Solved structure of RNA (23S rRNA, nucleotides 571 to 1299) from Staphylococcus aureus, 663 nucleotides shown. The reconstruction used 198,422 particles. Method: electron microscopy, resolution 2.48 angstroms. The entry became public in 2021.

[PDB]
Context: one part of a larger RNA, bound to proteins that are not shown
RNA sequence: ACAAGUAGUCAGAGCCCGUUAAUGGGUGAUGGCGUGCCUUUUGUAGAAUGAACCGGCGAGUUACGAUUUGAUGCAAGGUUAAGCAGUAAAUGUGGAGCCGUAGCGAAAGCGAGUCUGAAUAGGGCGUUUAGUAUUUGGUCGUAGACCCGAAACCAGGUGAUCUACCCUUGGUCAGGUUGAAGUUCAGG
RNA sequence: CUGAAUGGAGGACCGAACCGACUUACGUUGAAAAGUGAGCGGAUGAACUGAGGGUAGCGGAGAAAUUCCAAUCGAACCUGGAGAUAGCUGGUUCUCUCCGAAAUAGCUUUAGGGCUAGCCUCAAGUGAUGAUUAUUGGAGGUAGAGCACUGUUUGGACGAGGGGCC
RNA sequence: GGUUACCGAAUUCAGACAAACUCCGAAUGCCAAUUAAUUUAACUUGGGAGUCAGAACAUGGGUGAUAAGGUCCGUGUUCGAAAGGGAAACAGCCCAGACCACCAGCUAAGGUCCCAAAAUAUAUGUUAAGUGGAAAAGGAUGUGGCGUUGCCCAGACAAC
RNA sequence: GUCGAGUGACACUGCGCCGAAAAUGUACCGGGGCUAAACAUAUUACCGAAGCUGUGGAUUGUCCUUUGGACAAUGGUAGGAGAGCGUUCUAAGGGCGUUGAAGCAUGAUCGUAAGGACAUGUGGAGCGCUUAGAAGUGAGAAUGCCGGU
Numbered sequence: 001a002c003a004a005g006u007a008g009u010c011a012g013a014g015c016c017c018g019u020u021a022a023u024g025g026g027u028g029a030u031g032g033c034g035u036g037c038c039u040u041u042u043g044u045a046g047a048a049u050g051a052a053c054c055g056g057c058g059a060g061u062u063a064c065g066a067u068u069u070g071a072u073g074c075a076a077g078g079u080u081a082a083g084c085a086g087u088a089a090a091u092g093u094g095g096a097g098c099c100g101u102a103g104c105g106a107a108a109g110c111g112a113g114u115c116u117g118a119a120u121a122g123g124g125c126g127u128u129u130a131g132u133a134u135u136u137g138g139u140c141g142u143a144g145a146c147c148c149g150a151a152a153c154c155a156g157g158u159g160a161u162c163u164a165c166c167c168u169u170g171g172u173c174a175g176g177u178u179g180a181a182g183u184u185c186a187g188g
Numbered sequence: 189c190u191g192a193a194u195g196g197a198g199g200a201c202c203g204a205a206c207c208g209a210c211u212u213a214c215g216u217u218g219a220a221a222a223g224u225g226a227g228c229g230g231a232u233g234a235a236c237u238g239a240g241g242g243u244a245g246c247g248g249a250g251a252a253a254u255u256c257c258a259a260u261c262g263a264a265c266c267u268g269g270a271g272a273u274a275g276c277u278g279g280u281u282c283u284c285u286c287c288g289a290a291a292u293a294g295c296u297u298u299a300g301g302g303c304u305a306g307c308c309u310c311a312a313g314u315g316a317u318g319a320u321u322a323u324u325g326g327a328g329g330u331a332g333a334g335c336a337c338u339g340u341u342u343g344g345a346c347g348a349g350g351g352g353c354c
Numbered sequence: 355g356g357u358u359a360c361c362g363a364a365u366u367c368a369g370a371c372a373a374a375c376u377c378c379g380a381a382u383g384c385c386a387a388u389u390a391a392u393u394u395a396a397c398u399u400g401g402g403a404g405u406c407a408g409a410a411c412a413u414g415g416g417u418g419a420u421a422a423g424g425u426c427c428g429u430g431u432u433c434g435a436a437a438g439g440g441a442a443a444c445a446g447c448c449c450a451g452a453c454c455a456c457c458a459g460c461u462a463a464g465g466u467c468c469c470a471a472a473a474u475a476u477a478u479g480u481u482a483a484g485u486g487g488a489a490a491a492g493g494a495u496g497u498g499g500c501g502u503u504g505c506c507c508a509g510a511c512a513a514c
Numbered sequence: 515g516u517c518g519a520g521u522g523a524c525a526c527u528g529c530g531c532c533g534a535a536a537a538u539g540u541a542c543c544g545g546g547g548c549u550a551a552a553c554a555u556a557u558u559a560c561c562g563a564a565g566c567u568g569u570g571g572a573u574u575g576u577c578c579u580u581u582g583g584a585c586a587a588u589g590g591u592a593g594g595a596g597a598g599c600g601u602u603c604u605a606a607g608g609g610c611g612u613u614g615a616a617g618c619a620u621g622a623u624c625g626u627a628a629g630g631a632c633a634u635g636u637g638g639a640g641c642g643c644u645u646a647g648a649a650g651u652g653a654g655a656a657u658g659c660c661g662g663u
Base pairs, nucleotide, nucleotide: 008033009032010031011030014027015026016025017024020631037050039048052663053662054661055660056659057658062143063142064141065140066139067138068137070135071134072133073132074131077099078098079097083093084092085091103110104109113125114124115123116122146279147278149276153269154268155267156266157265158264164243165242166241167240168239169238170237171236172235173233175202176201177200178198182194183193184192185191186190187189206230207229208228210227211226212225213224214223245261247257248256254263282598283597284596285595286594287593292305294303295302296301306405308402309401310400311399312398313397314396318393319392320391321390322388323387324386325385326384332378333376334375338372339371340370342368343367344366345365349361350360408433409432410431411430412429413428414427415426416425417424438449439448440447453571454570456568458567459566460565464561465560466559468545469544473558475557476556477555479553480552486548492532493531496529497528498527499526501524502523503522504521505520513516572588573587574586575585576584577583578582599652601649602648603647604646605645606644607643609641610640617636618635619634620633621632623630624629
Other pairs, nucleotide, nucleotide, family: 006035cWS012029tHS013028tHS018019cHS019022cWH024622cSS036051cWW037655tWS038049cWW041043tHS042445tWS058653tWS058656tHS059279tSS059653tHH060280cWS061145tWS069136cWW075130tWS076100tSS076129tWH078132tSS080096tWW082094tHS086089tWS102111tSS105107tHS105108tHS112126tSS117119tHS117121tHS148277cWW150273tWH151272tWW152270tWW159245tWH159258tHS160163tWS160243tWH160248tWS164249tSS173204tWS174203tHS179196tWS179197tHS180196tHS181195tHS205231tHS209210cHS215220tWS218220tHS219223cWS244247cSS244257tWS245264tHS249255cWW250253tWS254262tHS283627cSS288592tWS290405tSS290435tHH291434tHS293304cWW307404cWH309594tSS316394tWW317395cWH318395cSS327383cWW328382cWW329330cHS329379tWS330380tWH331379tHS334336cWS335337cHS335372tWH337375cWS341369cWW346364cWW347363cWW348362cWW351359tWS376377cHS409446tHS418421tHS418422tHS433445cSS436451tSS436452tHS437451tHS439463tSS449462cSS455569cWW461563tWH463562tHS465472tWS467546cWH471561cSS474551cWH478554cHH481483cHS481550tWW482549tWS483549tWW484485cHS485550tWH487547tWW490534tHH491533tHS500525cWW507519tWS509519tHS510520tWS514515cWW539540cHS539541cHS543546tWH547551tWS553554cSS579581cWW580582cWS590591cWS598628tSS600651cWS608642cWH611639tWS614637tWS614638tWS614639tHS615638tHS615640tSS616637tHS654655cHS
């Protein structure tokens, strides 16, 4: 052991137990609802891809530059590089150098202006202050730069014990059949 | 000149060993990464076969088929440049909270790629500049209609012309 | 030469057609301005993107054959990236936008005999085809509703 | 002559009929079944969603301010922003462990999630906690690589 299914979930008798003790635990007659996951797609239950199962391993990193944001020190200033001393530290020393305090113009140059222009016109870019050093985060550049994967290209070597052709030196081919040149006779 | 004896030629004939591979059956996670069974071609020769040697990849060898050079050949095998390059396919590992697209312009040896713009998000800033309706003003020729122009078309008149005739 | 025919041109009367005709000409949409009323955005500068294969439905059009779940544009919506209820099932159709409990209540679309929640409900009528529950030109004494107009008991409307 | 009351056309409309043939099996009402449980009109009662309301809770914001309350918001793929959990190592502090550390096994426990405890068995010598720092920091998929089954 009368039953039609992505195997759960919500409802729920019966039977068995007794906990990190709380409106507890195991099983489940019967009813409702319900077409795995990932990738790729306008759209996948898909009869599109991938995985038998379990375990381990397996993919945006670092250096040096650039830019922007947060933090901190000092401020019309800010800061050192290599080197030397020191424990393969902190630190000390080292002011060459770098950015800023002023721009415009191809340039000579001029300068809160300058270029154009014949122009004391007009127009463009400026002036009427805040920067700089280190470092956290984001992004970019040069490096293999998130990981795995070609068919190919080039350089230097290894192969004729298979196979292709050749060189030197050896070996093998039961039996039967046909009857060329030539030769000798006979005829003609 | 032809007949008989003799003779023993030939990439001659038939057919074992041996060398091949034409047809077919079987085998196809094989007994075997090319075989087996039954027939079949050559079988004194441009025959078959042993030993020792030669030719090497930008090359050799080829009675010529892109054929062979260690079960591989429109260019062998090994190590290096080397993590070649891959605008292509696949993959990229813990949680919750707030907001939330696009599949379109334009250019492109461009078309399943890229770049700027559009649309998303975070931060700072400025301040009516945003949205909808009522009222008022304005630009513009679609629907519908119409025949005033440009074309198309059906009936009926009117007359001018050619033209029936004589 | 002329009658008439016929032929062609012009003017007329009446009546029609047009994406590339116009004497005319909307509804909407667009640009603006107000000490108007409601509402909550908009713009500028900088950091970080993804996207450049779209689909169906409704409606205005081209192409095609007033074919296609066809193809190319305009205008909306939904899917994409959206679960829930309805349409049997059913991305794109109709109703609706899930912060989490609950064995509370009211409604939308769609529904109320049983599957399966709620009317075998109240009035009036139509259908006899299981039409409802897949289609045309045509054909036909199938039956309701509504009018106009004929022949009417002096006698039709048929049968004899 | 009887027949003794209606008899026509047209127009316009509602619903129906014929026209009506396909391949596995009834086979477009979803099934049963329906003469209304069909289809016009009107009435009015109910059912019906994760919509709205009621009650409790979470998170964030705006106002006032009792910093507590009123009001509002909270589906989501490419993708932007924020706050966290856990792993290994280091520094400083403070601890646990043969009266039994890590690991492993089971449980009816706690937190909004990643996750954190406690008890018992096994095991036999190392390991947490707080604050900060640094990374070979988290796997279910690559016809992934190795091992076992």

The entry has 27 different proteins, among them 50S ribosomal protein L18, 50S ribosomal protein L36 and 50S ribosomal protein L23. It comes from the structure "Staphylococcus aureus 50S after 30 minutes incubation at 37C". It holds a match to the Rfam family "Bacterial large subunit ribosomal RNA". Clan: LSU clan.